Primary citation: Baid and Sengupta, Febs J. (2025), "Cryo-EM structural analyses reveal a unique role for elongation factor G2 (EF-G2) in Mycobacteria". Shown are 879 nucleotides from a PDB entry: RNA (23S ribosomal RNA, nucleotides 2242 to 3120) from Mycolicibacterium smegmatis MC2 155. It holds a match to the Rfam family "Bacterial large subunit ribosomal RNA". It was solved by electron microscopy to 3.6 angstroms. The sample was in a buffer at pH 7.8.

Context: one part of a larger RNA, bound to proteins that are not shown
């Protein structure tokens, strides 16, 4: 999805209406309750994978913004520097020296009166050696190969270079100004009639300066896209990620865990190649320091030493110790082969070239082996007989070798990246967390084996240590089997059920039980097992009882039955932590509990048929529910029992507590058509006496009926077969033994007994008592149809009987109900008259007057001049 949807105890995707084996149960409905239908609602909000979104940072990359410079707009005069030019002046300390050697072309005469030579003064340098210059004195020199020197004149001409000066070129830069670009929300005019726009003039202020393009360095969660690994006995914290070695690993090879142990991201220019030699550790004996152990000598010593580093596998033939030559730590290759998805990875004889060693034969493409490491891409450098965008070149671009990644998260998502969400959200999972439920029983819990010992002596009266075995399945746990397109969680609180591992009451054994009281242990689940303080509370102190205040399962029973204190959204503080957003099994306040029952189940009431002819009246009881608690006193008796204190079994007697049942005499509660009294208003035309409404307007009262705080009642007596236990008689087993044969005693548990239901009790029962008969049709076989009696049902007048039905009761040959009439009672003195009073109110007539349930009369009103159902096959045996 279905459908004539049942329990138990199993079994199963491990909580079954549907499966198995039993058990129960007649067909249909009506009202009612919430145990299940993992109930209905929401493709779980917790947990986790994947994806978003938003949000913070010293998470990456950007950006707005904000600032630093240059340059464009952009101009002019004056001072000052700094970098190049030309007109020039200054200076040049190797030595031979008239001597501070400018080198170097021209080179036998240049500087004089446009006024040298020696000197008074100024300034610069200064190697204070000495230079060059202004101005005066001064008046006819200084000089040339002169010789020294690679190099001559300071006689003279020309660049010039180490390098400082001043006027003629540029080119910046720093400074103090201008005005003409720029500005200016400073005024006043116009456009204007109205204008705080705007524009244009002009004046006053700024000014090449601000602002602005363009370029360029900062700061830059203000903002934007985004990243933030896997593994994982849930996730997260911890830890791990590649290579190498041994075990596991199951005698080929391989093999898994968050299985057990190390090691490694090098090092040797010898620790490599090759040629020859040797043989250790260790012991024991002699030896100066010296001694266990240092060098030396004899002996023993085949592997126990050592091999650069782990661990295996090897290695004394040495691969280990020594020494001598080198560089094979090469180049071009390579048949064949191991491993192996793939990429990697690994051996490897021989051939040629040029070597090393070594007479020779031959070894040598690193190290005893097996780790000591990184793909691609990109980018760097060397060589190379490749290319080379028209040609010839280059530039790029190629082949060859070689470098460069803790890409170590080691087959390496990008050249570049952390956080927080409880404001969340989406798409998935019982692939995998929390709660139940299953396995498991480490822990846990209750029992036991042995008997060291303790107990005055005595292992077992009472504890039993150091060991050992097991039951439960309540506690922490473990696993991840159902259940994420939803199996609602802690206390409490209503109703309950089941177990016994007993809290009391019942019945024994033993006792270190004189006696009251106690201690152990057995049997017993019948019933009962209380109120309140503080703690949210499980838990747990505590205060008054009591016989006693039981322990546990049942989704830690129970939220489609309640609550919402507890605990886990969204607000908010404190504390800690963090830079932050936040975070916390800190502390504290606040903080939405939906659902009209289909099935099953229950708890209650009907219709249908049945039980071999219609009917009715009374009834047996197979089976069931139901209840089952106990205390206090006083006789026995201060009596057994003791040294006293104290103080009994047994057996009789009164009273209670608490729980249930019936019932309303009584006490009390309640009263929606009863009496009474009062307040506001409104109306009955008025007074009077009354009524509507205000919670029955409010108060005081109440009969019936419902109830309880009330009242009366119950749990008994007695028997039977027992449990632990006590026993007679008695063997096997000449005693002995509760047993094997037999017989007894023995409890609130079990069966009767005691209420209550009970023939759908399908073996459908029993005593009885009524009606016991009339007719069509079909084909005579049964069957159909009608009418009918004994009776019942509707109708119809009622209940203390009821949701409806249903049950009871009447129904004119009637007291069923009403109404009438008395009564009981409940109220408390009606109304109208009179009288007393100022009135307000009071007294009489009066136990008045009103009235519903109870009782008794009365047929006055309705129970009618009425419909519908309902009665028989026989045939076998026995007597």
């Nucleotide at each position: 999805g279905c459908a004539c949807u049942a329990c138990g105890a199993g079994u199963a995707a491990a909580g079954a209406u549907g499966c198995u084996c039993g058990u129960u149960a007649c067909g249909c409905g009506c009202g009612g309750c919430a145990g299940g239908a993992c109930g209905a609602a929401a493709a779980g909000a917790c947990c986790c994978c994947g994806g978003g979104a938003c949000c913070u940072u010293c998470a990456c990359u950007a950006c707005a913004a904000c600032u630093u410079g240059g340059u464009a707009u952009u101009g002019g005069u004056g001072c000052u520097c700094g970098a190049u030019a030309c007109g020039g002046u200054u200076u040049g300390u190797g030595u031979a020296g008239g001597a501070u050697a400018g080198g170097u072309g021209g080179g036998a005469g240049a500087c004089u009166g446009u006024g040298a030579a020696g000197c008074u003064c100024a300034c610069a340098c200064g190697c204070c050696a000495g230079u060059g210059u202004g101005g005066g004195u001064g008046g006819a020199g200084u000089c040339g190969u002169u010789g020294u020197u690679g190099a001559a004149a300071u006689a003279c001409c020309a660049c010039u270079c180490u390098g400082a000066u001043c006027g003629u070129a540029u080119u910046g830069g720093g400074c103090c100004u201008c005005u003409a670009a720029c500005c200016u929300c400073g005024g006043a005019c116009c456009g204007u009639a109205u204008a705080u726009c705007c524009g244009g003039u002009u004046c006053a202020g700024g000014g090449a300066c601000a602002g602005u393009g363009c370029c360029u360095g900062g700061u830059g969660g203000g903002u934007a896209g985004u990243u933030u690994a896997a593994c994982u006995g849930g996730g997260g914290c911890g830890g791990u990620u590649g290579c190498c070695u041994c075990c596991u690993a199951a005698a080929a090879u391989g093999u898994a865990a968050c299985g057990g142990a190390g090691g490694c991201g090098c090092c040797c220019a010898a620790a490599g190649g090759u040629u020859c030699c040797c043989u250790c550790a260790a012991c024991c004996u002699g030896g100066a320091c010296g001694g266990c152990a240092a060098u030396c000598a004899g002996g023993u010593g085949u592997u126990g030493a050592g091999u650069g580093u782990a661990a295996g596998u090897g290695c004394a033939c040495a691969a280990g110790g020594g020494a001598g030559c080198u560089u094979g730590a090469c180049u071009g290759c390579g048949a064949g082969a191991c491993g192996g998805a793939c990429a990697u990875g690994u051996c490897g004889a021989g051939c040629a070239g040029g070597g090393a060693c070594g007479a020779a034969a031959g070894u040598c493409g690193g190290g005893a082996c097996u780790a000591g490491u990184g793909a691609u891409c990109c980018g760097g450098c060397a060589c190379c007989u490749c290319u080379g965008a028209g040609u010839g070149g280059a530039a790029g671009g190629g082949g060859u070798g070689u470098c460069g990644c803790u890409c170590a998260a080691c087959g390496g998502a990008u050249a570049a990246a952390a956080g927080g969400u409880a404001c969340c959200c989406c798409g998935g999972g019982g692939a995998u967390a929390a709660c139940a439920g299953g396995c498991u029983g480490a822990u846990c819990u209750u029992c036991c084996c042995c008997a060291a010992g303790a107990g005055u002596c005595c292992a077992u009266a009472u504890c039993g240590a150091c060991g050992g075995g097991a039951u439960g399945g309540u506690u922490u746990g473990g696993c991840a089997c159902c259940u994420c397109g939803a199996u609602g969680u802690c206390g409490g609180c209503u109703c309950g059920u089941c177990g016994c591992a007993u809290c009391c009451u019942g019945g024994g054994g033993c006792u270190g039980g004189a006696g009251c009281a106690g201690g152990u242990c057995c049997c017993a689940a019948g019933g009962g097992u209380u109120g309140g303080g503080c703690u949210g509370u499980u838990c747990g102190c505590c205060c008054a009882u009591u016989a006693a205040a039981g322990c546990g399962g049942c989704a830690c029973g129970c939220g489609a039955g309640c609550u919402g204190g507890g605990u886990u959204u969204a607000g908010a503080a404190c504390g800690u932590c963090g830079u932050g957003a936040g975070a916390c099994a800190g502390u504290u306040c606040g903080g939405u509990c939906u659902c009209u029952a289909u099935c099953c189940g229950c708890c209650g009431c009907g219709c249908g048929c049945g039980u071999c002819a219609g009917a009715a009246g009374c009834u047996u009881g197979a089976g069931g529910a139901a209840a089952c608690c106990u205390g206090u006193c006083c006789c026995u008796a201060g009596u057994a029992c003791g040294a006293g204190a104290g103080g009994a079994c047994c057996g009789g007697g009164a009273c209670g507590g608490a729980c249930g049942a019936a019932c309303c005499u009584c006490u009390g509660g309640u009263a929606u058509a009863c009496c009474a009294g009062u307040u506001g208003u409104c109306c009955c035309a008025c007074c009077a006496g009354g009524g509507g409404c205000a919670c029955g307007g409010c108060u005081g009262g109440a009969u019936a009926g419902c109830c309880a705080c009330g009242u009366u009642c119950g749990g008994a007596c007695a028997g039977g077969a027992u449990a632990a236990c006590c026993g007679c008689u008695g063997a096997a087993a000449g005693c002995a033994u509760c047993u094997a044969a037999g017989c007894g005693g023995g409890a609130a548990a079990c069966c009767u007994c005691u209420u209550c239901c009970a023939a759908g009790a399908c073996c459908a029962g029993g005593c009885u008592u009524c009606u016991c008969a009339c007719c069509c049709u079909c084909u005579a076989g049964g069957a159909g149809g009608g009418a009918u009696a004994a009776g019942g049902c509707c109708c119809c007048c009622c209940g203390c009987a009821g949701a409806c039905c249903a049950c009871g009761g009447g129904a004119u040959u009637g007291a069923u109900a009403g109404a009438c009439c008395a009564g009981a009672c409940c109220u408390g003195g009606a109304a109208g008259c009179c009288u007393a009073g100022u009135a307000a109110u009071a007294g009489g007539u009066g136990c008045a007057g009103g009235g519903a349930a109870c009782u008794g009369g009365c047929a006055c009103u309705a129970a009618c001049c009425g419909g519908c159902c309902g009665a028989a096959a026989a045939c076998u045996u026995a007597c």